[PDB]
Solved structure of RNA (Template RNA) from Trichoplusia ni, together with DNA, 22 nucleotides shown. Method: cryo-EM, resolution 3 angstroms. The entry became public in 2025. It is bound to 2'-DEOXYADENOSINE 5'-TRIPHOSPHATE (DTP). The reconstruction used 268,644 particles. The entry also contains LINE-1 retrotransposable element ORF2 protein, not shown here.
Context: bound to proteins that are not shown
DNA sequence: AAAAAAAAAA
């Protein structure tokens, strides 16, 4: 320093 | 039903 999916948190 | 980080797997 990319994609896909999934999870949490935190602000309405 | 929004944004935003973050993390796990590949």
């Nucleotide at each position: 320093u990319u994609u896909u999916u999934u999870u949490u948190u935190u602000u309405u």

It comes from the structure "Structure of human LINE-1 ORF2p with endogenous DNA and RNA/cDNA hybrid bound to dNTP and Mn2+".